[PDB]
Molecule: tRNA-Val
Organism: Escherichia coli
């Protein structure tokens, strides 16, 4: 350098 | 793909001498932006802005 994932209520996470 | 909710936080009300807890309510959100495909995009595609991983890399 490629690639794979995360961003969701004042925190933490489904969807 | 046709959708926005769960816990604690806050703010009533209950109970109590008055809390702490417990118990019932209420809100409180660009779903990172931008742009594109779809009759409709938090959901699918790209490009920013940040974070993790593993490659490569290299010997």
């Nucleotide at each position: 350098g490629g690639g794979u994932g995360a961003u969701u209520a004042g925190c933490u996470c489904a969807g | 793909g046709g959708g926005a909710g769960a816990g604690c936080a806050c703010c009533u009300c209950c109970c109590u001498c008055a809390c702490a807890a417990g118990g019932a309510g209420g809100g409180g959100g660009u779903c990172g932006g931008c742009g594109g495909u779809u009759c409709g995009a938090u959901c699918c595609c790209g490009u920013c802005a940040u974070c993790a991983c593993c490659c490569a890399c290299c010997a």